[PDB]
DNA sequence: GTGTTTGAAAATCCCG
DNA sequence: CGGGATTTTCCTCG
């Protein structure tokens, strides 16, 4: 950067917060 | 070797840790930790 | 290569203890730091909307 | 999934 | 002990 969620009356994103996954591969440009 | 315009796949799916107490037709996969006999 | 016994870990599945926004008070854990249970108090931000229950074929039960 | 419905006024009862 | 709060009571139904 994803992914799931728990409260704010509902739903989609942020806001706060709780456990994960990546830190990968490729096919083409550039210098 | 570095920036990568976008993306595709890779995951991660109703928690995680700790405690017991279990899988069971080779299970639950693997070591086979060894032991016995078969071929 | 193929079996059986007596063994270890990972996977799985079942159960006990523990979660998920801000402030304040008491009580109890702690010389603190910071939890624990109560008793509350508030609660967004930009863009959609906002009629609710009930009774019946199902989720299958529950008894009077 | 298909249907059907939504109070208004007196009489009694009990805590600072 | 007396006003507000909870209890009744209306109506139709095979």
């Nucleotide at each position: 950067g994803g992914u799931g969620g728990g409260a704010g009356g509902u739903c989609u994103g942020u806001c706060c917060c709780c456990a994960c996954c990546a830190u990968g591969g490729g096919g083409u440009g550039c210098g | 070797c570095g920036c990568a315009c976008g993306u595709c796949c890779a995951a991660a799916c109703g928690a995680c840790c700790a405690u017991a107490u279990c899988a069971u037709c080779g299970u639950u996969g693997c070591c086979c930790u060894g032991c016995g006999a078969c071929c | 290569g193929a079996c059986g016994c007596a063994g270890g870990c990972a996977u799985g599945a079942u159960a006990u203890g523990u979660a998920a926004c801000c402030a304040u008070g008491c009580a109890u854990u702690g010389g603190a730091a910071a939890g624990u249970g109560c008793a509350u108090g508030g609660a967004g931000c930009a863009g959609a909307a906002g009629a609710a229950a009930c009774a019946c074929a199902g989720u299958a039960g529950g008894a009077g």